The RNA has 18 modelled nucleotides. The structure was determined by solution NMR and released in 2006. It comes from the structure "The NMR Structure of an Internal Loop from 23S Ribosomal RNA of Deinococcus radiodurans Differs from the Structure in the Crystal of the Ribosomal Subunit". The work is reported in "The NMR structure of an internal loop from 23S ribosomal RNA differs from its structure in crystals of 50s ribosomal subunits" (Shankar et al., Biochemistry, 2006).
């Protein structure tokens, strides 16, 4: 860079 | 939606 994504507001 | 760790390639 690409995928995926807790959590927050 | 907008911020915003972990994991993947």
């Nucleotide at each position: 860079g690409g995928c995926u994504a807790a959590g927050a507001c | 939606g907008u911020c915003g760790a972990a994991g993947c390639c």